The RNA has 41 modelled nucleotides. Bound small molecules: DIGUANOSINE-5'-TRIPHOSPHATE (GP3). The work is reported in "Structural Rationale for the Enhanced Catalysis of Nonenzymatic RNA Primer Extension by a Downstream Oligonucleotide" (Zhang et al., J. Am. Chem. Soc., 2018). Released in 2018, the model rests on X-ray crystallography data to a resolution of 2.98 A. Crystallisation conditions: 0.05 M Magnesium chloride, 0.1 M Sodium cacodylate trihydrate pH 6.5, 1.4 M Sodium acetate trihydrate.
RNA sequence: CUGCUGCUGCCGCUAAGGAUGAAAGUCUAUGC
RNA sequence: CAGCAGCAG
Numbered sequence: 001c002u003g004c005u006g007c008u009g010c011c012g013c014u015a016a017g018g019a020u021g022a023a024a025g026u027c028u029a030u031g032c
Numbered sequence: 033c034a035g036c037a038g039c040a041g
Base pairs, nucleotide, nucleotide: 001041002040003039004038005037006036007035008034009033012032013031017028018027019026020025
């Protein structure tokens, strides 16, 4: 330096479960 | 995207 893997940090997608709410929705990754 | 660890080359 490359590749596979794992941990961590940051960005992004999604929200089944959970949260909130009459509802509409909004929040949530344990999914990506 | 990055940082670090393991293994491999």